[PDB]
An RNA structure, in which 24 nucleotides are resolved.
RNA sequence: GGACUUCGGUCC
RNA sequence: GGACUUCGGUCC
Numbered sequence: 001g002g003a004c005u006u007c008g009g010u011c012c
Numbered sequence: 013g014g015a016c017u018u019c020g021g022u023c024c
Base pairs, nucleotide, nucleotide: 001024002023003022004021005020008017009016010015011014012013
Other pairs, nucleotide, nucleotide, family: 006019cWW007018cWW
């Protein structure tokens, strides 16, 4: 760097 | 639901 992904943070 | 976002986890 490429494909994904858990909890959070901001704006609507 | 829409636009972004910090540390992580998987695959190459």

Released in 1995, the model rests on X-ray crystallography data to a resolution of 2 angstroms. Entry title: CRYSTAL STRUCTURE OF AN RNA DOUBLE HELIX INCORPORATING A TRACK OF NON-WATSON-CRICK BASE PAIRS. Keywords: A-RNA, DOUBLE HELIX, MISMATCHED, RNA. Primary citation: Holbrook et al., Nature (1991), "Crystal structure of an RNA double helix incorporating a track of non-Watson-Crick base pairs".